[PDB]
Context: one part of a larger RNA, bound to proteins that are not shown
Molecule: 23S ribosomal RNA, nucleotides 1 to 525
Organism: Deinococcus radiodurans
RNA sequence: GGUCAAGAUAGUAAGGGUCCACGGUGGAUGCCCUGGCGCUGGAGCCGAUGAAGGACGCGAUUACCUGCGAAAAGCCCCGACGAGCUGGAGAUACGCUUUGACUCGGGGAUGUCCGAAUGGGGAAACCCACCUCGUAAGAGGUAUCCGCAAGGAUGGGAACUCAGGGAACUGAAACAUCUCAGUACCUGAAGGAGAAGAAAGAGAAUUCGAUUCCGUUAGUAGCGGCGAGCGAACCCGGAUCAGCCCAA
RNA sequence: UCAAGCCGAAGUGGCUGGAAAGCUACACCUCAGAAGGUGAGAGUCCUGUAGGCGAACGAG
RNA sequence: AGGUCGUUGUUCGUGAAACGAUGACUGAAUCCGCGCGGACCACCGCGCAAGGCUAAAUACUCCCAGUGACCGAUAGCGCAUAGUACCGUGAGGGAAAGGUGAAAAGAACCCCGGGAGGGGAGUGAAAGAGAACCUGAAACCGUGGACUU
Numbered sequence: 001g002g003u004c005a006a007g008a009u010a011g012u013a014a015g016g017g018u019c020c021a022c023g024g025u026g027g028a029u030g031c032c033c034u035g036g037c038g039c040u041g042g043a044g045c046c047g048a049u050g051a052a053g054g055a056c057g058c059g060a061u062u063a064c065c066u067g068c069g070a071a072a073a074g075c076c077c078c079g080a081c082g083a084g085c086u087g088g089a090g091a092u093a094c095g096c097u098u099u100g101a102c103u104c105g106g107g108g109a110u111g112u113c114c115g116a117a118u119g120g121g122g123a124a125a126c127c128c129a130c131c132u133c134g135u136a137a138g139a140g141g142u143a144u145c146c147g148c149a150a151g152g153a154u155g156g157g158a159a160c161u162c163a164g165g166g167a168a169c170u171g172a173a174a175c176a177u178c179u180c181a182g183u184a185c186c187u188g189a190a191g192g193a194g195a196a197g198a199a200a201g202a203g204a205a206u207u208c209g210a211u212u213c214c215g216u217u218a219g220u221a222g223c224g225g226c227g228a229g230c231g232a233a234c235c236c237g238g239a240u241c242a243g244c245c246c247a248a
Numbered sequence: 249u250c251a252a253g254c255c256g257a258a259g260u261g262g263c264u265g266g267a268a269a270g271c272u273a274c275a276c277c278u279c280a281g282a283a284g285g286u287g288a289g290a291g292u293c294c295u296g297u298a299g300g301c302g303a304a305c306g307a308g
Numbered sequence: 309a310g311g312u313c314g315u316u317g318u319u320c321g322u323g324a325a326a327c328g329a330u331g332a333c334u335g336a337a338u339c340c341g342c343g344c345g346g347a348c349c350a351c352c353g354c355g356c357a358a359g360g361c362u363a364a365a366u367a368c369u370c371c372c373a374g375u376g377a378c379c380g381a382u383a384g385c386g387c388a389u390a391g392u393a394c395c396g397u398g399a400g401g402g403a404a405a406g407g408u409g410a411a412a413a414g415a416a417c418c419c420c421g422g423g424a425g426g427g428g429a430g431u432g433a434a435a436g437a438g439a440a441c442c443u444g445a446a447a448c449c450g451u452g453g454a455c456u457u
Stems, first nucleotide, its partner, number of pairs: 015457001017455008030442001031407002035379002037376006043369002045156002053114002056069003060092001064088002075108006084096002119128003129142005143154004160191001161189005175225001201208002212239004222230002243361003249307002253301003259274005275292002277281001283295003310334008320346001343354003394401002414441001417428004
Other pairs, nucleotide, nucleotide, family: 013014cHS013015cHS016456cWW017456cWW025447tHS026446tHS027444tWS027445tHS028444tHS029443cWW032380tHS033380tHS033381tWH034388cSS035384tSS036384tSS044159tWS047048cWS047116tWS048118cWH050116tHS050118tWS051117tHH051155tWS052115tHS053124tWS054125tSS055112cWW057072tSS059062tWW059065cWH059087cWH062064cHS063089tWW066073cWH071109tWS078304cSS079303cSS082083cHS082100tSS083097tWS083098tHS084101tWS086094cWS088089cHS114124cSS122124cWS147149tHS147150tHS157158cHS157191tWH159192cWW159368cSS160367cSS166182tWS166184tHS167183tWH168181tHH168183tWW170179cWW171178cWW172227cSS178227tWS178228tWS182183cHS191193cSS192367tWS193366tWH196211cSS197363tWH198242tWS198243tHS198362tWH199208tHS199209tWS200309cWS200342tWS200355cSS203205tWS203353cWS204345tWS210364tWW211365tWW216235tHS217234tHS218233tHH219220cHS219231tWS220232tWH221231tHS222319tSS224228tHS224321cWS227321tWH239365cSS240364cSS242362tWS251305cWW252302tHS256280tWS256298tHS257277cSS257280tWS258296cWW264268tWH265267tHS265288tWS266287tSS267287tSS268270tHS279298cSS282296tHS286290tWH290293tWH303304cHS309335tWS310335tWS318326tWW369370cHS369371cHS379383cSS380388tWS381388tWS381406tHS383388tWH385389tWS386390tSS387389cSS387390tWS387405cWS390404tHH391392cHS391402tWS392403tWH393402tHS396398tHS408412tWH408437cSS409411tHS409434cWS410433tHH411432tWS412435tWW413431cSS413437tWW414438tSS414439tWS415429tWS415438tHS415439tHH416429tHS421423tHS430438tWH431435tWH432434tHS432437tHS
């Protein structure tokens, strides 16, 4: 070597696990700006001549936006520029422009319907009238309050201003006076500011000299269930200077 | 005095790069090097800046 | 004007409460007069109420311009724009949103597919930028390989 026996050990992974590679998902991170934020400075009113805000429209094609208003992405004159233009829109077509377009600056004309709405009504943006002119088309007028009239008012405006009205939570380690606080909020009136203002004053030097604002005095003097806590002014230094008229 | 606007100095060559402003070699203006745009970072490429001019209408 | 009652303003809460301020009642002097000076009196001081306007310094910031040891896409306004979408009968509340490339030269044409999507080609410096387009982290889903169960 073959049969038997006893013993030991291996690989396969249905699916999983750790790591690596390569992707997907997703939108962190970095870079960026066409968008914001604050501060400083400027500038500050609109409206019956129709506002703020809208509705409906206007386009070769037009839903959104912008611009405009039946003279409708625009019309007139003036000024600037000097070649492009025909809006965001980038899209085809039509075309305009050196006799000066487009854009920028400046004035005018037009400016539907609603909205203080104001002819009357109305559920905003729609319904119905009356009068004068006109050929019709169309145009203009038709509210209320002050006034003789002329003319003024109504409505809107983030904050800021003054005025009429005026909370509570909360703090007092509970609460009621007190505090929050004359704050929030509501209403009114007005402006580009407003308020305030020209000493029957402040004050203690027989001092000062319209008001407002800043610093300071000063958490002083005072207030107070003398608790919590609230809290000046004068002086002094600055900002800015201004005072005129009426009633015998 | 402000609201449109106009005038406004000075650079080229080679190299890297897809691309020049960057590199490099010399060069210029500056009362102007504030800023933005240009295929990456440009005083001298464009718009500008300093400076000057500036209106019939407009505004205080 | 002053007063009395009821109240209030400034530090002013009844305090000894002056002064202003009105709601009620009442109501004087005009120059030797009147009002104040923190009860009240004298004295000493300051003042001319009941008649009006007034620019300037001050406040604010819808709007405009400049700046920034402010922000750069969950930040900064709520908005890289929108008071829209969306929610609510209404008052009112209320978003997310960004990036091809220097330049659109935005991929003619060919292949599979109805298309979507993709592979080529071509452009581009790069399509390791193709319009679900700057970078493209992590969670999370997969394919393949190592050693493993």